[PDB]
Context: bound to proteins that are not shown
RNA sequence: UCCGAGCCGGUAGUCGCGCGGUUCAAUCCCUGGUGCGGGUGCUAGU
RNA sequence: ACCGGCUCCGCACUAUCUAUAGGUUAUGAA
DNA sequence: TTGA
DNA sequence: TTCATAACCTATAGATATGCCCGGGTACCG
DNA sequence: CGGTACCCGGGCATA
Numbered sequence: 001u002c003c004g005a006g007c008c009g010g011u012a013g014u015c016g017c018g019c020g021g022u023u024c025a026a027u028c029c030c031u032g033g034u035g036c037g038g039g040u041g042c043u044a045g046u
Numbered sequence: 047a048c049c050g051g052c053u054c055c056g057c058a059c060u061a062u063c064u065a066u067a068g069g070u071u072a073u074g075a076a
Numbered sequence: 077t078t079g080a
Numbered sequence: 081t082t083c084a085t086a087a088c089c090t091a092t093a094g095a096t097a098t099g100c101c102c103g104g105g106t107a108c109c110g
Numbered sequence: 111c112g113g114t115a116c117c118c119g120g121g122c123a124t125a
Stems, first nucleotide, its partner, number of pairs: 002016001004024006010017001031061009041052003045048002062095015096125015
């Protein structure tokens, strides 16, 4: 009584660094993933 | 058609849970 | 392995 | 250090179906 | 009124 992950530095393959900056990911609802096609829904210029 | 990604459809391959005891954690008592 |  | 209710994890054991009978009701007979 | 026999559903036992 608290906490996500990655990247760039203080670092030089460093710290539950309550060190700095930056990117997307989950807080409800959901059994999970893998390879095939379709249906068309969104995403990109012809 | 160059084609990658996200979202549904269905084809087939895969993913074991339950009850109890112990240690620990959170909380409530000591 | 990591805390009293 | 003792207790309780949850959880996390770890470990153990178990993960359905068929048959006999009996008694209560109903059909049948006397 | 009284008695016999059969069927169904559930209770109980065991692999």
Shown are 125 nucleotides from a PDB entry: RNA from Spizellomyces punctatus, together with DNA.
The reconstruction used 501,142 particles.
The entry also models magnesium and zinc ions.
Primary citation: Saito et al., Nature (2023), "Fanzor is a eukaryotic programmable RNA-guided endonuclease".
The structure was determined by electron microscopy at 2.7 A resolution and released in 2023.
Keywords: Fanzor, Eukaryotic, RNA-guided, nuclease, Gene editing, RNA BINDING PROTEIN, RNA BINDING PROTEIN-RNA-DNA complex.
Entry title: Structure of the Spizellomyces punctatus Fanzor (SpuFz) in complex with omega RNA and target DNA.
Lineage of the source: Eukaryota > Opisthokonta > Fungi > Spizellomycetales > Spizellomyces.